[PDB]
This is an experimental structure of RNA, together with DNA, with 36 nucleotides shown. Ions in the entry include magnesium. The work is reported in "Structural basis for the recognition of guide RNA and target DNA heteroduplex by Argonaute" (Miyoshi et al., Nat Commun, 2016). Released in 2016, the model rests on X-ray diffraction data to a resolution of 2 angstroms. Keywords: Argonaute, RNA-guided DNA silencing, RNA BINDING PROTEIN-DNA-RNA complex. It was solved together with Uncharacterized protein.
Context: bound to proteins that are not shown
RNA sequence: UUACAACCUACUACCUCG
DNA sequence: CGAGGTAGTAGGTTGTAA
Numbered sequence: 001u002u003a004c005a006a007c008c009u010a011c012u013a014c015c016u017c018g
Numbered sequence: 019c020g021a022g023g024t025a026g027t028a029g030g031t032t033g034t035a036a
Base pairs, nucleotide, nucleotide: 002035003034004033005032006031007030008029009028010027011026012025013024014023015022016021017020018019
Other pairs, nucleotide, nucleotide, family: none
């Protein structure tokens, strides 16, 4: 990689607290 | 380092442009 949008799957993480 | 609550990010397929 014009983009916006929806969805799906996969992957895992993020914060809190102790 | 684990319980607990939470949902983030990537990449694919299709339809549409207040």